[PDB]
Molecule: THF-II riboswitch (folE RNA)
Organism: Mesorhizobium loti
RNA sequence: GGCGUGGUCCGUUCAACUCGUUCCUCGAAAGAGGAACUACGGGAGACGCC
Ligand code: 7DG
Numbered sequence: 001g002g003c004g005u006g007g008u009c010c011g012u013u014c015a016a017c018u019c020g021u022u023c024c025u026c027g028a029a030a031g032a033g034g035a036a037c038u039a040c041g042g043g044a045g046a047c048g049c050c
Base pairs, nucleotide, nucleotide: 001050002049003048004047005046008043009042010041011040012039020037021036022035023034024033025032026031
Other pairs, nucleotide, nucleotide, family: 006045cWH007044cWW012015cHS015040cWS016039cHS027029tHS027030tHS
C1' cells in the first nucleotide's frame, strides 16, 4: 500500500441506482414536506489475510 470482516460516525438534497424502490402527510391540482428500505461515497478505529 491493498483485500476481507465487524461495528462506529459523516455525506446524498443538486451523484449511479427506473424519480433507486415502497410508503405517509398537506394540496383542487401543479407542487411542497416526511419516513422506511435498499444502494452508493467517505472519516476514525478493531480483528483476519495479502
Ligand atoms: N438513501 C439515501 C440517499 C440515497 C440515494 O441517493 N440512493 C439510494 N439508493 N438510497 C439512498